[PDB]
């Protein structure tokens, strides 16, 4: 540095996802 | 940001 995940968090009135970042095995 | 709130 880069890639895979269950969460704390952060976007939105708010769901939900997605994602940003961190946190996880390299 | 994308699609939802009986």
């Nucleotide at each position: 540095c880069g890639c895979u995940c269950a969460a704390a968090c952060a976007u939105u009135a708010a769901g939900u996802g997605g994602u940003g970042u961190u946190g996880u095995g390299c | 940001c994308a699609c939802u709130u009986c």
Molecule: IRES RNA
Organism: Plautia stali intestine virus